The RNA from Bacteria abnormis has 981 modelled nucleotides. Taxonomically the source falls in Bacteria Latreille et al. 1825 (Eukaryota, Metazoa, Arthropoda, Altocrustacea). Released in 2024, the model rests on cryo-electron microscopy data to a resolution of 3.11 angstrom. Protein in the same entry: Maturation protein and Coat protein. The entry is indexed under Acinetobacter, SsRNA phage virus, VIRUS, VIRUS-RNA complex. It comes from the structure "Acinetobacter phage AP205". The 2024 paper behind the entry is "Structural basis of Acinetobacter type IV pili targeting by an RNA virus".

Context: one part of a larger RNA
RNA sequence: AAACACAUCGGUCUGAUGGUCCCAAUUGAGGGAGAGUCUGGGUUUGACACCUUUUCUCGCCACCUCAUGGGUGUUAUAUCCAUCGUUCCUGGGGCCCGCGGCGCAUCCGUGCCGAAGAACCAGGAAACGGACCGUUUUAUCGACGUUGAACCCACUUUCAAUAUGAUUCUCCAGCGUUGGGUAGCGGGCGAAAUUACUCGCUGCUUAACUUUAGCUAAGAAUCAUCUUGGCGCAUCACGGAAUAUUAACGGUAAAGUUGUAUUUCACGAUGCUCAAGAAUUGCACAAAGAAAUGAUCCGAGAUCUUUCUUAUGCUACUAUUGAUUUUUCAAACGCUUCUGAUAGCGUCUUGCUGUGGGUGGUACAGCUUCUUUUUCCGAAGCAUGUAUCGUAUGUUUUGACACAGUAUCGUUCGUCGACUGUCCAACUCGGUUCAGAUCUUAUCGAACCGAAUAAACUUUCAAGUAUGGGAAAUGGUUUUACUUUUGAAGUAAUGACCCUCCUCUUACUGUCGAUAGGUAGAAUCUUUGAUCCUACCUGCCGGGUUUACGGAGAUGAUGUUAUCAUCAAAGCAGAAGUAGCCGACGAUUUCAUCAACACUGUGUCAUCCAUUGCCUUCAUGACGAACAAUAAGAAGACCUUUUUGAAGGGUCUCUUUCGUGAAUCAUGCGGUGCUUUCCAAUUUGACACAUUUGACAUCCAGUCAUUUGAGUUCGAAUGGGCUGAUAAUUUUACUGACGUUAUUGCGAUCUGCAACAAACUGAAGUUAAUUAUCGACGCUGCUCAAUGCAACGAAGCAGUAAUAGCAAUAUUACGCAAUGCGCAUACCGUCAUCUGUGAAUGCAUCCCUGUUCUUUGCAAGGGACCGCAGCCGCCUGAUUUCAACCUCUUUUUAUCUCAAUAUGUUUAUGAUGAUAAUUGGAAGAAGAAACAGAUGAAAUCUGAUUUAGCCAUAACUAAGCUAAAUAGACUCGUUGAUAAA
Numbered sequence: 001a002a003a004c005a006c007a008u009c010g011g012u013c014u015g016a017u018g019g020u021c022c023c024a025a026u027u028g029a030g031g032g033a034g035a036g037u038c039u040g041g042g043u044u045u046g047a048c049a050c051c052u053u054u055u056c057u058c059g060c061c062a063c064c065u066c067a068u069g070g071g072u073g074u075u076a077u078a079u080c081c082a083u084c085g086u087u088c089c090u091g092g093g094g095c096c097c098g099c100g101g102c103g104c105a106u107c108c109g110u111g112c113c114g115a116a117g118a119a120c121c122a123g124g125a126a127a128c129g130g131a132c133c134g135u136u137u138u139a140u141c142g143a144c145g146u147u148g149a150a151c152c153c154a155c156u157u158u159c160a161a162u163a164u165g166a167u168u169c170u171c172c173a174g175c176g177u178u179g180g181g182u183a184g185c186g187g188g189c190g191a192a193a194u195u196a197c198u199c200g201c202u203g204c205u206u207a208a209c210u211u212u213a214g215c216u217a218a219g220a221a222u223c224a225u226c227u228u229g230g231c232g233c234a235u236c237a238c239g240g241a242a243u244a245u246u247a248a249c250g251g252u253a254a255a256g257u258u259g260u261a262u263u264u265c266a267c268g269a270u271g272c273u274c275a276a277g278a279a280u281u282g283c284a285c286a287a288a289g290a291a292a293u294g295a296u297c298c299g300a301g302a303u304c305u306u307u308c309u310u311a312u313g314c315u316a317c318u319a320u321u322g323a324u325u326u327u328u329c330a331a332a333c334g335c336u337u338c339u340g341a342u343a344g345c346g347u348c349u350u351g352c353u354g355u356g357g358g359u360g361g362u363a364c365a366g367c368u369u370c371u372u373u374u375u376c377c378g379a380a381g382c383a384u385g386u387a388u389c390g391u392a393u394g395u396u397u398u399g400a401c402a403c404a405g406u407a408u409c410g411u412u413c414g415u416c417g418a419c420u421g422u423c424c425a426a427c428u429c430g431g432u433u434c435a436g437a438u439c440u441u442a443u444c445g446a447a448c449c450g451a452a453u454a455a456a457c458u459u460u461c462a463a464g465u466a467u468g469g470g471a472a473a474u475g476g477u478u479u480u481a482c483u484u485u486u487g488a489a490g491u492a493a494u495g496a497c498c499c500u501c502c503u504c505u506u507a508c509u510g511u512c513g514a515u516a517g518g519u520a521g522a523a524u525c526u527u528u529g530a531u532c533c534u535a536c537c538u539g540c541c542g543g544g545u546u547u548a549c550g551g552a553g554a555u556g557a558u559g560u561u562a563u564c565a566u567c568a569a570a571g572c573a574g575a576a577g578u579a580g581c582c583g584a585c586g587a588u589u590u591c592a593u594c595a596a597c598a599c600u601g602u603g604u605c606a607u608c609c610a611u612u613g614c615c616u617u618c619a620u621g622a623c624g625a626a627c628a629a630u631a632a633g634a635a636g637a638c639c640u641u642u643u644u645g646a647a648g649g650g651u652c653u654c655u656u657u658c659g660u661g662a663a664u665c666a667u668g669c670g671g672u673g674c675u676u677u678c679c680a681a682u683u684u685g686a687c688a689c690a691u692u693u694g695a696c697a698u699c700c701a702g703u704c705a706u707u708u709g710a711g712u713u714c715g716a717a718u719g720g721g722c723u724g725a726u727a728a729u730u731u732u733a734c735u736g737a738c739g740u741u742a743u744u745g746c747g748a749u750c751u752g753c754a755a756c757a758a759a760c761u762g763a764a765g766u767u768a769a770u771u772a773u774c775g776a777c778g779c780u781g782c783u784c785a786a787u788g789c790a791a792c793g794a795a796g797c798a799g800u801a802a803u804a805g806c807a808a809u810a811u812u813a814c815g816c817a818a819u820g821c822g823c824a825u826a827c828c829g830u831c832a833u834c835u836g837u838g839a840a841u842g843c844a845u846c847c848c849u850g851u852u853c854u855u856u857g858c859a860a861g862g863g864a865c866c867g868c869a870g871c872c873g874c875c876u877g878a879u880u881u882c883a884a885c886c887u888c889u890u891u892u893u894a895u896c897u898c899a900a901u902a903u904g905u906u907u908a909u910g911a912u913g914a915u916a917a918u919u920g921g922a923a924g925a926a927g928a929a930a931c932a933g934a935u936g937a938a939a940u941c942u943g944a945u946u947u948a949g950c951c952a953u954a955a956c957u958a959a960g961c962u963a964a965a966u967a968g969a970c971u972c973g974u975u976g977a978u979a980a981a
Base pairs, nucleotide, nucleotide: 009134010133011132012131013130014129015084016083017082018081019080021071022070023069024068027067028066029065030064031063032061034058035057036056040052041051042050043049072076086126087125088124089123090122091121092120096117099114100113101112102111103110104109136981137980138979139978140977141976143974144973150359151358152357153356154355155354158323159322160321161320162319163318165223166222167221168220169219170218173216174215175214176209177208178207179206180205181204182203183202184201185200186199187198188197225278226277227276228275229274230273232272233271234270235269236268239265240264241263242262243261244260245259247258248257249256282314283313284312287310288309289308290307291306292305294304295303296302297301329351330350332347333346334345335344336343360389362387363386364385365384366382367381368380369379370378390827391826392825393824394823395822398606399605400604401603402602403601404600405599406598407588408587409586410585411584413583414582415514416513417512418511419510428451429450430449431448432447433446434445436444437443438442465507466506468503469502470501475498476497477496478495480492481491482490483489516538517537518536519535520534521533523531524530525529539581541580545575546574547573549571553567554566555565556564557563558562609820610819611818612817613816614815618668619667620666626660627659631656632655633654634653636652637651638650639649640648641647642646673797674796675795676794678720679719680718682717683716684715685714686713687711689709690708693705694704695703696702723775724774725773726772727771728770729769730768733766734765735764738762739760740759741758743755744754745753746752777793799814800813801812802811803810804809830937831936832935833934834933835932836931838872841869842868843867845864846863847862848861849860850858853857875927876926882921883919892917893916894915895914896913897911898910899909901908902907940969941968942967945965946964947963948962949961950960
C1' cells in the first nucleotide's frame, strides 16, 4: 500500500431562512479579553519575586456572536455565520403497532426483558455518498429465403318443409303390324373385301293383316276433404295502459287488481257462408292387398308367375323462406309513386381481377425403351425437381503457371507569360551556413532561408451574377364557385403559380499574345478529315436534384401522310456533391502486404458451352427470284349460322400502287495486309529437262548409272550490312566522377586535408576495331538517337495450309471476328424478414439595424438554424372486450365448473357467467417527427478417419484410383426450446 502489490453494470433521484457597511437602546442573552482575588503546582532559598493552576468579583471592555430598531452604500463580503430540516450514532423508560420468554395467579389476567417502524425521548455526527429500475453468455438442431416478371375464365347454388284423394268422360293431339329384296352403315371371328360367316339400323320397294274406337300425352266433369282470403255473417271476452268504483283482497274508507266503465293499442276466440288454390313421374321393390288356372293341389282358396295399388331409399320435375363454393365495392340506363333536396326496384359492360380455378413453358438433372457388346460412345418417350424467363459488360479479357514492381495518415494547391483582377510590419523578425576576427563555453561580420511589395478588391447597360418588394398589368397555367345547354360548353372582382415591367440592401468577378488544349455552332474544301470564324472552359478527369435547350416517336383537332396544338425518348449546358490522378508537404505499424493476401504490367499454358462468318467492308448501273405495313381487285377452296336447294358472315390462294430488302457478275473506289526477295558474285538442292558414254525388262521415243548445258521458278549458302541505327567488348580521343599526377589555400602546423577535371589502370555516352539484328521502299515526312503513319505508288488475293479445283465454289486443321441469362459481373425488376410509427408550441445561440435614438448617454427592434422543453392519434408488429337470455319427435360442440335427491353399489340427474370453432370494432401488449433503409436470393464440403474393390509399383505387388460409413469445417438473416454461469 496513495504510488508499483491494490478498486470493476447501466440509467434515475437526493435542503431552506436571514445576516455579513454604519448607527441607536446594552435592550437581553451567550462567548471571548483584561484587571484583580484565592486554591494549588514550577525556579529561589526560609523567601520574595516571576511563570503557571483553580474559585470568585468587577466593569466607559465602542471585543466577538445572536436578538431589536433604523439609515447608508451599489464597489457592504465571505471561499461563511446562525437557525431549522432529513439521515446516522449513543443511552433507552415505554406505549400506537405489539409477539415470544419468564414471576405471580386454578383458568380468566397482572407485572418484567427483548422486540419491530422509531410510534417516542435525551445528547452528538453528515455525499464523490445514499436511495430506486433493469440485465447476460455458450451450443445445438426444426423450417423459409426472387412465384417468377405470361394469359384466360367464372362469380349464386343446395336440401329441408308445405298438396300430389276417389270416380267418370273425351281424341278435332300423336301413334300401324308382319315377311322379303334392294344400296349404304355399325358389332363380333380366321380374316383379304361384300349387310352375304352372323346380327342390328337407315332410305326405297314389295306381299298380307289392321287402332272394330287400342295405346301415350293431355284436358275436362262430379264428390269428398284440406289450405288460404274474406270490407263476410252471428256469438263471447277489461288483455294491457290511468282513474273511479270497494263486493273481496285489510277496511267505514285511500291506490291497484279481481267484476264494471271511461281514452288508446294489440284486435283475440268459436261456428256458418262465400271466393280461390289443392301438380310428379320414374327407378329397386310380392314386404302386404284385389284379379288370372298359363300348370298343380281340395270346390272356395292357395302354390310358380303376371297387372295395379299399398311400404321403404334417390333425382324434383310445380307454388314460398334460409344461408351460400363463388356472389367485393362504384357508374349508367329503364321502371313505379312523390320532390326541381328528394323515395324504391331489375339490367350488360366497365375500374378493384375482390374471390377462386386452369393455363405458356425452355434448359438441365434423373427414369424407361430400341439399336449399338442394354444409352459402344446413338436415338425415342417419360415422373419429378431446380434454375430461367431484365439492361449494359466480358464470352475465351475464362482460368492457371513464371518474370519485374506495388508503405501509412492528414493537409492546401496545380495551360503558359505579362500590369494586375490578389498577398503587407515590405527594409525587419527567427534560424541556417561561412571566407574570417577577438579567443570565455563567448562576441562581431557576410550569404541564404520562411514571414513581408499590387489596391484598400474587382465590378458599374446598375440582381455585371445571385436576394426581396410592388394598390406591378397583360397573357398562360393551376384550384374553387356558378350557369349548367354551347364549337375538345361558357362565366368568373378566384387561392396560388408562371410570364412580365419597375425597384432596396448584401455577396461574389480585369484582359491580352497564345491560332496552348478542348468544347458547341456555322461555312469552305475534302483527307473525312482538314481550314477559317464566332462563343465558352481549363488542376485533371467522376454522382442525385434544380432550370433550359433542341428533339425520335406518340397523341387530339383540322380540309390536305398534310397542317395545327399536347406529351415525350436519348443527349448538352448554370449550382450541385462525392471519389482518386500525379506532383508538393510533414511525420510514422511491416515498408506491396509483414502478407505468402491483395494486386499491377508482361510472358507462357490451358479453355467454342453453343452458333455464325472468314473485309476487297464502300459507291454507281443491271438482273433472276422473294416479300409485305398501307389499299384494291376474284365462276379456285374452307368453316359457321339460317328449313333445305339456296342465303349471311368470316377465312385460304393470286395479282398490282407504294415500295422493300436479298446479292451471281462487272465497273471500280476504298483499305495498302503482306514482300520490295537489303545490297553483290558464284554455288548446292527441289522439280521439269535436254544430252554424252555403259548396263537392264525380247525390244523402243522404255528403266538405271555417267559428262555437259540450261529453267531463281523456289529455299539455302560467302562478303558488305560502316547504306543508317542499336547492343556488347577492347581501347584510346573527347566529356563528366572517384584516387593519383601539374597547381593553390587552410591547418594540429615535423598528424594532414580540400579544391583546381588536362592526363592516368579501372571507360559512365559516342568515336577507332569486331560481332548480331533490322529499316533495308519511302513518296505529304522521316523520329526522344531506335520501335512508330489521318493522308503517298505497283503487282496478287484480300485469315494460313490441303483436297476436287487458275480460281470462284465445298470441306477439313489452326487462327480471327461477332452473337446467345449459356455463363457470371454492376444496376434496377422481384418479394420476404427486420430496423424502423407523425404536423403545427415555446425557451436558449448567431446575423443585421440610431434617421422620429435620447427631458438618465445607452437602449430598442427584424431574420436564421442548431441545443433544451411542450399537444394527441394512428397503423403495423398482431389482437381481451358483445350476446351461447322463445325454439319439447328437423332440440351445434368443446372447455374453465358446481349442486340436491334416491340407493348400506360397483350408480342415476339439473346450469349460470365466460372463452373457442373469429358473426364486430377500437388498438394494445413493441415502435415522437414515414415512408425509407438493412439482410437474404442459401441449404454444402472435406480427405484429413476407417473399411471394401481395381491396378503389381517409378521400387517393393498394389503408387494411384473408385464405393459405403464414421469423423471434422459449416445458421446467410429470420423460429423455438434446450445444456451451463